[PDB]
23S rRNA, nucleotides 1405 to 2142 from Pyrococcus furiosus: 706 nucleotides with solved positions.
Rfam match: Archaeal large subunit ribosomal RNA. Its Rfam clan is "LSU clan". For this family Rfam cites "Crystal structure of the ribosome at 5.5 A resolution" (Yusupov et al., Science, 2001).
It comes from the structure "Structure of P. furiosus 70S ribosome grown at 102deg".
Ions in the entry include zinc.
The entry is indexed under RNA modification, cryo-EM, ribosome.
Primary citation: Garcia-Campos et al., Cell (2025), "Pan-modification profiling facilitates a cross-evolutionary dissection of the thermoregulated ribosomal epitranscriptome".
The source organism's lineage runs through Archaea, Methanobacteriati, Methanobacteriota, Thermococcales and Pyrococcus.
It was solved by electron microscopy to 2.84 angstrom.
Context: one part of a larger RNA, bound to proteins that are not shown
RNA sequence: GGGAGUAGCAGCGUAGUCGGGUGAGAAUCC
RNA sequence: GAC
RNA sequence: GC
RNA sequence: GGAGGGGCCAGGGUUCCACGGCAAUGGUCGUCAGC
RNA sequence: GUGGGUUAGUCGGUCCUAACCC
RNA sequence: GCC
RNA sequence: GUAACUCGGCGCGGGGGAAAGGGAAACGGGUUUAUAUUCC
RNA sequence: GUAC
RNA sequence: GCGGGGGUAGGUGCGGCAACGCAAGCCCGGAGGGUGACGCCUCGGGGUAGGCGGAC
RNA sequence: GGC
RNA sequence: GAUGAGGC
RNA sequence: GGCUAAGCGUAUAAGCC
RNA sequence: GGGGAGUGC
RNA sequence: GUAAUGGCGAGAAC
RNA sequence: GGGUGAAAGCGCGAAUGGCCCCCCCGUUAGGGGGGUUC
RNA sequence: GC
RNA sequence: GAUCCCUGGGGCCCGUGAAAAGCCCUC
RNA sequence: GGGAAUUC
RNA sequence: GAUCCCC
RNA sequence: GCGAC
RNA sequence: GUAC
RNA sequence: GAGAAC
RNA sequence: GACACAGGUGCCCCUGGGUGAGAAGCCUAAGGCGUGUCGGGGGAAACC
RNA sequence: GGC
RNA sequence: GAGGGAACUCGGCAAACUGGCCC
RNA sequence: GUAACUUCGGGAGAAGGGGUGCCUGCGGGUGCGUAACC
RNA sequence: GCAGGUCGCAGUGACUAGGGGGGCC
RNA sequence: GACUGUUUAAUAAAAACACAGGUCCCAGCUAGCCCGAAAGGGUUUGUACUGGGGC
RNA sequence: GACGCCUGCCCAGUGCCGGUAUGUGAAGCCCGGGUACAAC
RNA sequence: GGGUGAAGCAC
RNA sequence: GGUAAACGGCGGGGGUAACUAUAACCCUCUUAAGGUAGCGAAAUUCCUUGUCGGUUAAAUGCCGACCUGCAUGAAUGGCGUAACGAGGUCCC
RNA sequence: GCUGUCCCCGGCCGGGGCC
RNA sequence: GGCGAAACC
Numbered sequence: 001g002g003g004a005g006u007a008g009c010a011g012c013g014u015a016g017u018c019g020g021g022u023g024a025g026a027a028u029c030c
Numbered sequence: 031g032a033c
Numbered sequence: 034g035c
Numbered sequence: 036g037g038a039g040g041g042g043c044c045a046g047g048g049u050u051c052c053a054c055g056g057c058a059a060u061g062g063u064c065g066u067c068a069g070c
Numbered sequence: 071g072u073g074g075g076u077u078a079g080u081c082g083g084u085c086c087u088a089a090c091c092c
Numbered sequence: 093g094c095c
Numbered sequence: 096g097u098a099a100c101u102c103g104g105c106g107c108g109g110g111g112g113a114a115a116g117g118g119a120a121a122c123g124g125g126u127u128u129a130u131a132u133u134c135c
Numbered sequence: 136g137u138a139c
Numbered sequence: 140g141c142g143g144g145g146g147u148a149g150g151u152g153c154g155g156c157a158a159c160g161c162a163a164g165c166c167c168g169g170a171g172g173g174u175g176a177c178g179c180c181u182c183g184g185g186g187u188a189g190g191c192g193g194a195c
Numbered sequence: 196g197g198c
Numbered sequence: 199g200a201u202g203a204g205g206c
Numbered sequence: 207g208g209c210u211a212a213g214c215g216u217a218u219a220a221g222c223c
Numbered sequence: 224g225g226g227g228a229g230u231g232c
Numbered sequence: 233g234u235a236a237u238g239g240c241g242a243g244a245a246c
Numbered sequence: 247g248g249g250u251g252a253a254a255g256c257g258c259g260a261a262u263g264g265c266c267c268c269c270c271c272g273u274u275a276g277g278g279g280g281g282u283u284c
Numbered sequence: 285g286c
Numbered sequence: 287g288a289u290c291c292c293u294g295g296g297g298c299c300c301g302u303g304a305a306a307a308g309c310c311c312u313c
Numbered sequence: 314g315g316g317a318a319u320u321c
Numbered sequence: 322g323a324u325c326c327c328c
Numbered sequence: 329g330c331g332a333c
Numbered sequence: 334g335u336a337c
Numbered sequence: 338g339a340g341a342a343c
Numbered sequence: 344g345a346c347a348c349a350g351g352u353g354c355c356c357c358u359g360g361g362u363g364a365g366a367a368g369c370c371u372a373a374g375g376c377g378u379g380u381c382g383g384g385g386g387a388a389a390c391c
Numbered sequence: 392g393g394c
Numbered sequence: 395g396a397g398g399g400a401a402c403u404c405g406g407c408a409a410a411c412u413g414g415c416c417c
Numbered sequence: 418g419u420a421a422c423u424u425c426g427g428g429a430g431a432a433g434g435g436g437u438g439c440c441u442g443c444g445g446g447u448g449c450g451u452a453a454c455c
Numbered sequence: 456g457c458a459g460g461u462c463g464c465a466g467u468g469a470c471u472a473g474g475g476g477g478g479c480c
Numbered sequence: 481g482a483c484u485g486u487u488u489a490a491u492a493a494a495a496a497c498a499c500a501g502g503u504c505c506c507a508g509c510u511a512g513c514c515c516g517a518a519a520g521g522g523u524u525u526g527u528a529c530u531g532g533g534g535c
Numbered sequence: 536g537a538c539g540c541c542u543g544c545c546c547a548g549u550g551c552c553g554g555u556a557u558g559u560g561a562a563g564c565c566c567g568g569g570u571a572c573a574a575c
Numbered sequence: 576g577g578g579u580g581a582a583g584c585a586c
Numbered sequence: 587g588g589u590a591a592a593c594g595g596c597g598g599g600g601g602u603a604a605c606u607a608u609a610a611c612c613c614u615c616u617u618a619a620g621g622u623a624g625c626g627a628a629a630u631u632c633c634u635u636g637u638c639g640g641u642u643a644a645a646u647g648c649c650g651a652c653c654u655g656c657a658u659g660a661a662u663g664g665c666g667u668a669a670c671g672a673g674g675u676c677c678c
Numbered sequence: 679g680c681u682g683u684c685c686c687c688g689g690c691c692g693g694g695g696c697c
Numbered sequence: 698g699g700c701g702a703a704a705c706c
Stems, first nucleotide, its partner, number of pairs: 001706002008700002016033003020030002034376002040357003047337001050336001051074004056070001060068002079139002081334001083333001085117002090111003093107002095104001096102001121137001124135002140330002143328004150321001152161003165316003169313006178298009190286002193284002195208001197206002209263001213258004221250003225246001231240002264282007299303001343351001359371004381698001383697002390694002392691003395687001397685002401683001406680001414437004422427001424537001438461006445455003462466001475678006481670001485497002502535006512523004538666004543596003548593002550589003554586001557585003563579004568575001598615004624658001625655001636652006
């Protein structure tokens, strides 16, 4: 290199939503 | 900050 | 909500 | 919610605090962090 | 990445000895 | 350490 | 005692051995971004 | 500030 | 804890039948007693943290 | 005394 | 909380 | 929410006397 | 320290 | 007299 | 009748401290008054 | 007051 | 109203549950 | 047991 | 000359 | 008045 | 020794 | 001081 | 323990209210967390 | 993995 | 989870029945 | 209410049967109490 | 402990919470 | 298989091991049994109601 | 291998324990031979 | 080449 | 020479009593002596799913009995046993 | 006695599976 | 929509 943009990111406690803020950039920060 |  |  | 809360040995040895950051680390992103 | 942070006569070691060791 |  | 030793060993003398055994003495308030029975 |  | 200074008790002091109450001389060495100093199981008594109800 |  | 009873 | 440390002074309970 | 119990308290 | 076991002339109650 | 004998409680420590609440200044920055008892 |  | 403290009883051992330092008193 | 102490 | 008070 | 590591 |  | 500091 | 390992070391010491015999189960106050750290869609099946 |  | 109730299986494996307290 | 057996200790919660909620009033134990628990 | 009234299919209503008996080795 | 208890940490928790009780053997102590090259040593701060060896 | 009732016969074999007069039994010692000494 | 010869074997 | 709660062993033939019924109370050899109380198709039994009875409509199972114990047995213990068990097995 | 072990399998819930 | 291997060949 092919396997492959595939398995895994479930199982024992399944946790996030709405306004505002910072920021080039926000499901993930306040 | 509230739920 | 745990 | 008789412990995932409070105090603290051994072990670890700066991982503690503030400011400035996101090339790499963090099972995703990250302006966040034991970076 | 940069700069900081651990203040003891009373708290612990330091004293005694146990199993044991030199 | 002596033994 | 062992060929000998950094090795095995009774007795005598000295020493060590516990940060949860024994064992002198301090507790309130405040302070710093971070230490406090320790700083005021 | 108040004690041992 | 150690050392120092000024006093005082005591050296030379008392109250209780008694258990005992007392500040109740200083220094050096020794002996004795107590304490340190102690297993497991079970129960009573006296407290304290914490908790509950009422008034303000 | 306060929510 | 009804600016009631009543709860913290 | 209606709080209160060490230290200092102070007494009894059980036990024993 | 006082006190001196038992058909026992 | 104790919750119970118990104590008394080698000294009980009080 | 008494003696000795713990943990505790009680007084000082101690309210000037901590806690709750109220009021005036509020452009930043601040200043006072109540209680805290059974 | 428990 | 404690499993937190102080204090007394009782029972078990073919099982017996540390030493020294230090401290107090007396002689 | 031993050692100091009396206007000490 | 203190195991008692003050420093 | 002094209380070291 | 004393941060965490 | 531990289901992220062993 | 190769790890920001569901193990082990340390659960080593401690624990408001109701129900209740109870330090049991369930609910809840204090304190903590949303980091037992990838999210979004769906009658979106079979099968496990 | 549950009713 | 109707009706039956171990006919399943090596074997009632798994699940189900009972469940605290008083008399 | 409770069997065989038995080492007399047990088997034993054998087996099996009946009751259990809430509300309104009384009685009882310890207690000073109309406190608290049953 | 006692008496009375009363509701549901169900009153240890959730949670907690034994299935039992008879032979043999 | 008396019971409680222990076992192959990582396919065996048992009827296996242990156990209390029974019995047998060696030894009076410079003993009996055992470790070492020796010196010395364990049982022994012990003494037959004891120490050691089997079932 | 709790506890209750019991644990019968066999000592030829193997093992262990006691005796051991007698046979065997290594070195050492003694005697004879051999070796001017030994070996043998 | 003989004699004595402990333990152990034989008994 | 003692010794088996020391290792182990505890067979075999010849036979025999109211048939033609099997078995041997009892005698005789054989090695040291011939397995006694108990238990028995047993966790031990090859034939074997032994035979008989109970359990089922149907029983290679489990339970009770017989003894023909291939190859049980008294301290490598025999038989029984209340209580106990995440032991093995059958039934309601 | 009890029961989806079986006659004889059928619905529903959460997590994967799928995008 | 992202991060993204391995056994095997």